[PDB]
RNA sequence: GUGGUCUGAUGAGGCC
RNA sequence: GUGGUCUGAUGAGGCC
Numbered sequence: 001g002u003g004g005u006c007u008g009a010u011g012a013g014g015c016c
Numbered sequence: 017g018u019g020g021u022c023u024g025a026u027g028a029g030g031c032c
Base pairs, nucleotide, nucleotide: 003032004031005030006029007028009026010025012023013022014021015020016019
Other pairs, nucleotide, nucleotide, family: 008027cWH011024cWH
C1' cells in the first nucleotide's frame, strides 16, 4: 500500500 | 430529555 474480524470515540440511519 | 439493539459514514485501537 492493502484484506478480514472485534471494540471504543464522534456523527447518521433502521428497529424496540 | 433519555434506555436498548443492529447497520452505514468518518476517525482510533486490539487481534489475524

About this RNA:
Solved structure of RNA, 32 nucleotides shown. Crystals were grown from: 1.7 M ammonium sulphate, 50 mM cacodylate buffer, 15 mM magnesium acetate, pH 6.0, VAPOR DIFFUSION, HANGING DROP, temperature 293K. The entry also models sulfate ions. It was solved by X-ray diffraction to 2 angstroms.